[PDB]
C1' cells in the first nucleotide's frame, strides 16, 4: 500500500440551544 | 454533541 479490527482527531458538513456552550 | 474527506496502532497478502 491493499483487505479488514481497534482507537485518535473533528477543519468542513449537521443537530440542540435566543446566545454562550453543549 | 453527532459526523472522516484528516490520521495512530495491530492484523492481511
Nucleotide at each position: 500500500c491493499u483487505g479488514c479490527u481497534g482507537g485518535c482527531u473533528a477543519a468542513g458538513g449537521c443537530c440542540c440551544g435566543a446566545a454562550a456552550g453543549g | 454533541g453527532c459526523u472522516a474527506u484528516g490520521c495512530c496502532u495491530g492484523c492481511u497478502g